[PDB]
Context: one part of a larger RNA, bound to proteins that are not shown
RNA sequence: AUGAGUAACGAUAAAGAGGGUGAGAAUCCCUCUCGCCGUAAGCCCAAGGGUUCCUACGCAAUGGUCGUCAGCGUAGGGUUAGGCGGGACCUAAGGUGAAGCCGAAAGGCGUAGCCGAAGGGCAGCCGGUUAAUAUUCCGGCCCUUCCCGCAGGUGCGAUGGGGGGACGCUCUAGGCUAGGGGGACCGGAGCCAUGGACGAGCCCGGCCAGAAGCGCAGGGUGGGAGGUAGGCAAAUCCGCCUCCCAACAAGCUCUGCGUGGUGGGGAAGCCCGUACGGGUGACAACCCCCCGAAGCCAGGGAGCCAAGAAAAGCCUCUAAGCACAACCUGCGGGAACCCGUACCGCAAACCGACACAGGUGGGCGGGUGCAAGAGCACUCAGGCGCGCGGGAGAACCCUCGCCAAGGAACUCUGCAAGUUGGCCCCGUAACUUCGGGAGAAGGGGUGCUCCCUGGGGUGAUGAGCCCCGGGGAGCCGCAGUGAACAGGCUCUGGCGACUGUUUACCAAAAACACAGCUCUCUGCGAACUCGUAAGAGGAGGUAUAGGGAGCGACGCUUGCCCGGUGCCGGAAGGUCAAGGGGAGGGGUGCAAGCCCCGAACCGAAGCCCCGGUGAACGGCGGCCGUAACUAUAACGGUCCUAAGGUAGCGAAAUUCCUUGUCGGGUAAGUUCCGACCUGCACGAAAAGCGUAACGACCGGAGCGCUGUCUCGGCGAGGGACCCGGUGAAAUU
Numbered sequence: 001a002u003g004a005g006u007a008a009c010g011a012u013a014a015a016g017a018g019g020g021u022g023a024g025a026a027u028c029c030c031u032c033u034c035g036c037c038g039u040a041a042g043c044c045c046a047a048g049g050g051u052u053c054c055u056a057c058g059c060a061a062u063g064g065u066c067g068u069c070a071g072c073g074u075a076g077g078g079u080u081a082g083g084c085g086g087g088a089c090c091u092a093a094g095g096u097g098a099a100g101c102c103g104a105a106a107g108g109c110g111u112a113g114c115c116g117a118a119g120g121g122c123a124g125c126c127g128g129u130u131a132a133u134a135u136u137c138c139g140g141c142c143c144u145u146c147c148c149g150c151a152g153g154u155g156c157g158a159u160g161g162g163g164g165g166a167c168g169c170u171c172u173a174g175g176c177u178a179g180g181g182g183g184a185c186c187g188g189a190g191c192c193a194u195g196g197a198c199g200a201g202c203c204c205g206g207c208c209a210g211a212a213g214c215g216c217a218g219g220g221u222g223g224g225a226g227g228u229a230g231g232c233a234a235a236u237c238c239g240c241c242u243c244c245c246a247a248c249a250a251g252c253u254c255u256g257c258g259u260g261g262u263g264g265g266g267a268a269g270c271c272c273g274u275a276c277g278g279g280u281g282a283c284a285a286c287c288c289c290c291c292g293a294a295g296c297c298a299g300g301g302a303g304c305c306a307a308g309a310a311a312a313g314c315c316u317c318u319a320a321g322c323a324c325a326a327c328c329u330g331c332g333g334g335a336a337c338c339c340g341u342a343c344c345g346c347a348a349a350c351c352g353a354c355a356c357a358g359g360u361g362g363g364c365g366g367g368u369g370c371a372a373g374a375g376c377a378c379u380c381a382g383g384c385g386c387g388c389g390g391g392a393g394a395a396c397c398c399u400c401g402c403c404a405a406g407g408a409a410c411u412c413u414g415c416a417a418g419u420u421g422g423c424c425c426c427g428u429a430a431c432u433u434c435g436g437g438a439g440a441a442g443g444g445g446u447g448c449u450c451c452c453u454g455g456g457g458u459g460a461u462g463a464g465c466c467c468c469g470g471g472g473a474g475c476c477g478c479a480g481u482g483a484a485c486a487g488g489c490u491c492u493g494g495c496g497a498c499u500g501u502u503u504a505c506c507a508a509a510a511a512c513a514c515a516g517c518u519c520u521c522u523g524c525g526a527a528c529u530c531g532u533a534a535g536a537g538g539a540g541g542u543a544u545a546g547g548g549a550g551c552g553a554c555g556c557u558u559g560c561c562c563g564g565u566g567c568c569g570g571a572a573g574g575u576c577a578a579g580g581g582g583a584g585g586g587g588u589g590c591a592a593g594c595c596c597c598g599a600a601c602c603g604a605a606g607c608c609c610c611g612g613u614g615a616a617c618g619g620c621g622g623c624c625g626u627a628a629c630u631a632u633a634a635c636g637g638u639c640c641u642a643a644g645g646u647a648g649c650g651a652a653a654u655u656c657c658u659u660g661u662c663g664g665g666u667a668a669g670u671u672c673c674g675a676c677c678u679g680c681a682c683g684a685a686a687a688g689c690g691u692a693a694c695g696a697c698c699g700g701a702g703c704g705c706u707g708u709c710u711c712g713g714c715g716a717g718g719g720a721c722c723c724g725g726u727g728a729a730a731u732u
Base pairs, nucleotide, nucleotide: 001732008726009725015033016032017031018030019029020028034385035384036383037382042364043363044362045361048344049343052342053077054076055075056074057073058072062070063069082143083142084340085339086338087337089120090119094115095114096113100109101108102107124141125140126139127138128137144336145335146334147333148332149331150330151329152328153327154326155322156321160317161316162315163314168304169303170302171301172300174297175296176295179291180290181289182288183287185206186205187204188203190202191201192199207264208263209262213259214258215257216256217255218254219253220252221251222245223244224243225242226241227240228239230238231237265286269280270279271278272277305308350359351358366379367378368377369376370375388724389723390722391721396719397718398717399716400715401714402713403712405710406709409708414705422446423445424444425443426442431436433553447475448474449473450472451471452470453469454468455467456466457465458464476480488703489702490701491700492699493698494697495695496694500512501511516551517550518549519548520547521546522545528537529536530535554690555689556688557687559620560619561618564617565616566613567612568611569610570609573608574607575606579602580601584597585596586595587594588593621639622638623637624636625635648682649679660676661675662674663673664672
Other pairs, nucleotide, nucleotide, family: 002731cWW003730tHS004729tHH005006cHS005727tWS006728tWH007727tHS008064tWS010354tWW012717cWS013384tWS014034tWS014385cSS021025tWH022024tHS022068cWS025068tWS026388tWS027065tWW027066tWS027387tSS036041tWS038040cHS038380tHS038381tHS040042cHS040365tWS040381tWH046345tHS047345tHS047347tWW050342tHS051053tHS051078tWS051079tWW052349tWS054131cSS059070tWH061072cWS066387tWS070071tHS071348tSS077132tWS078079cWH081341tWH082123tSS083123tSS090311cSS091117tWH091310cSS093116tHS097112tHS098111tWW099110tHS102533cSS103106tHS103532cWS108533tWS108534tSS117119tHS119309cHS120311tWS120312tWS129134tWH156326tSS157320tHS158160tHS158318tWH160233cWS161235tHS164313tHS165312tHS166311tHH167310tWH173298tWW177293tWH178292tHS182289cWW187284cSS188267tHS188268tWS189203tWS189269tSS193197tWH194195cHS205285tSS210261tHS212260tHS218298tWS227241cWW234318cSS249250tHS249251tHS266285tHS268281tHS269281cWS294374tWH305307tHS323325cWS343349tWS344349tSS346361tHH347350tWH347360tWH352356tWS375485cSS376484cSS395720tHS404707cWH404711tWW407706tHS407708tHS408414tHS408415cWH408416cWW408706tWH410708cSS420487tHS427441tHS428440tHS429438tHS430437tHS432435tWS433691cHS436692tSS477479tHS480482cWS481486tWH497692tWS497693tWS498514tHS502509tWH503508tWH510653tWS515552tHS517615tWS522526cSS523542tSS524542tWS524543tHH526539tHH527538tHS527546tWS531533tHS531534tHS550615cSS551685cSS557684tWS558685cWH561642cSS562616tWH572609tWS576605tWS581600tHS582599tHS583598tHS589592tHS619643tWS626633tWS627632tWH633634cHS633635tHS640644tWW641643tHS645646cWS645683tWS647683tHS647688tWS648688tSS650677tWS651658cWH651660tHS651678tWW652654tWW654682cWS655657cHS666668tHS669671tWS672699tSS684687cSS707710cWH707711cWS
C1' cells in the first nucleotide's frame, strides 16, 4: 500500500440555554435550568510517583473529536517544625558478627555485641494568614531535653542486681467524650406567592481550645519490724520465713472527662464582579432536653484454653570510685542539630505499553425512612455528567418491560427466566448422633385515623424527651415490608461424615485436608531432614514424645493363605573381598642375594540356609456325579493350589451380553427407585456395609411458577443506519 473513509473513539450517570472570551467554540470561563455519587464517585493518612503544585504567556505535538482548555510547551514563583514523621533512644523476626568452629578457593556457621519497626519510649492544642506551605509562619495558651547557675534535700554513684515496661481470645460493668436529633427558649438578614396562613409562621445558626486550681469518673498501690544461706561481687533493693499495724483507693499517685484566667470562631440571605473569595448579617446568639459509640478512663471486670514479644525509657539496690565530687527537687538564664513537608493518592499523577470499566493498606464517612445495620431508596457537605458529537427511529445484536389460552409440551438439563422473598404471630413430619432435621412444610398479620391503656430510660418520686408494647372503634385503594434491599418448596437415590483446601488463567469435585483408627521406627549426641563440613531443624521436646506409612467422624465389622517379594529374628553350616599365611614354582646372579608367581588354612557384611511376620508387597480354583414328576442340588468324587473370597454388598461411580428379568413411577420410562443374583470383571484400613447432619457436587420424581416451549407479538434503551470530526486490523 490493501482492507476503508470501514470497525472504533473505552462504562446507558444526561443534558439544555444564556452571557463572556477568541482568527476560530457542542468541547474554555460565568449564570440559570436538568441529571449522577453521597460507607462515595466526599474528606484525611501511609505507600508508590517525583513538579504533576501556584501564576503568566502559548497550542506544533501529547488529549481517541475539538480546544481559546489541560495532568501538555516556555518562564517565574511555591514546600519554613526543640513538641508532626524519621534520625543524634530500644529491641523483634531476620541480618551481621570480636570469641570461636567448619570448609579445595570463593565461602559456610556462630556466643556476646551491633543493625534492624507500622511494635516499645518521647514534649502541641485552637485559630488566623498565602496564588501556592502551615500542629512548621503568625496570634493565644501550654510543654520537653541539654548546659550553667542559685536554693533546699540526700551516702552519691552502673554497662552490674531487682522492679516495671509486659502483652491472648470472647464477653462485659460504670462514668464520660466524639457524633447526632429536638426545643414553644436565644440570635438573624428577609419571605406571605397561586386558593389559605402575619403565625407560639417559613428559612438560617445557636460552638471551639484552654495551664494551675476544683469537681465527677476511673487506673495503679499495702505500712512496719526481725531473721535471711537465693537474685553468678555487693546491696539497706528483690525473693523467702515470722511477728505487728491498715483493709479500705482510706491515703498516696497517675490518667480521662467537666469547669476553668484567656483566646478564637461564628449561618442563612442580600450586595460587591472576584476567575474565587471578600463585605454585611453581629456587639450575632452561643442555652435546655434527648439519643449516644466499636473512642476515652485502661494495666478496668468476667469467663475460656489454644496459655498469649523484647529491650530501653522509668523506679529501686548497692560496686569500684567519690564524698569540696556527685545525685534528687524547685526556680532562673542560656542552649536545642540533620532529613521529610509542594502536588496526586480507590487514582487522568500509584501497579496494569494507554487520560486502560481491572488491582491498591489505615481513618472519617451526616440526615430521613424502612425491625437492625456500614444494607436499601432519597438526600447534606462535598464531588461529579465519565475528552466526539448531531440525527434517524430498518434488519440484526445486547440489556430490559409486558403478553391471550396452555403451562416443561423446551432441552443433554427447567439451562435461562420466573415463583418465593423482610418482620410479627400460628404452625411444623420421616428420621436422629436428641444438638438437630427447622426458615421443615403450610398459613394468618402488616397502611392510615381517633379513643383508652401497661412497663421502662432520663428527669425528682413530675412534666418533657426517648424506648418497648396492649386493647377498642373507624377510613381508603387493585394493592398497605404499597417504592428499594430481602429463600421457590417437597420426595428419593449416589458420593464424600462434617467447616475447610485445590488445577493464578477451560476441572471446586466424589480430588486434597480433616479429627479419628492401625502398623512401624526412635532411649535422646533419638530416629528422621538439610548441609562436604561446622552447624541446624527435631526440641530447649523425651515414648501420654517425635518421625514415617496407610486408612479417614461415627456405628457394626474387618475372615483364609507366609509358597514368592519385603521387613524382622537366627553366636550353627555353605559361599564370600582386601588382608593374613606360605606347601610349591619361576626370573636373574659365580654366590650371598634381589625380584616375581602362588596351594592349604584363617578371614566381614552380603547372599544361600532356618524360622516369624497380613491395618507388610500381595493372593484368595476347576471338572464330574447326586433327591420317588420336573427342575435344582443340602450330599458325593476327583484334579490343583501357599490358600481357594467369610460377613456384608451386588446389572453397582463396578454388568460385557444389556434397554437382563420382575415390580414401582408415567398415557408412554435405554434414565431413576425396589427386588432377583447368571458378580465378563464387588468385598473388608488402595477398608466392607450402613449412617443423622452437612453439599454453589452428580442422578430420578412431584408441587408451585413461568416467553423454556406451542409461537410468536409489542415496547424501551445502548449499538447497527445517515451527517460532521478523528480513523485502525488480521489478511493480501